Shown are 19 nucleotides from a PDB entry: RNA with a sequence from Mus musculus. Taxonomically the source falls in Mus (Eukaryota, Vertebrata, Sarcopterygii, Euarchontoglires). Released in 2025, the model rests on solution-state NMR data. NMR data were recorded at pH 6.5 and 288 K.
RNA sequence: GGAUGGUUUCGACCGAUCC
Ligand code: 53D
Numbered sequence: 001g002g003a004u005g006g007u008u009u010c011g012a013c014c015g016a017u018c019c
Stems, first nucleotide, its partner, number of pairs: 001019004005014003
C1' cells in the first nucleotide's frame, strides 16, 4: 500500500491477518 471474514432467520455487531 493492497487484498482476504464470520456471526445474525436478514435489521446489525465485533477491525484481524497475509504478501
Ligand atoms: C476478520 C475482516 C475484514 N475486510 C471486520 C475484512 C476477517 C476480515 C471495510 C472493509 C471488511 N473491512 C475490512 C472487509 C477488510 C472486522 C474469529 C478468532 N477470530 C478469527 C478472525 C475472525 O478477524 N475474523 C474485520 C476476522 O477475517 F476481508 C475481521 N475483519 C476479513 C476481511
The work is reported in "Specific Interaction between a Fluoroquinolone Derivative, KG022, and RNAs with a Single Bulge" (Ichijo and Kawai, Biochemistry, 2025).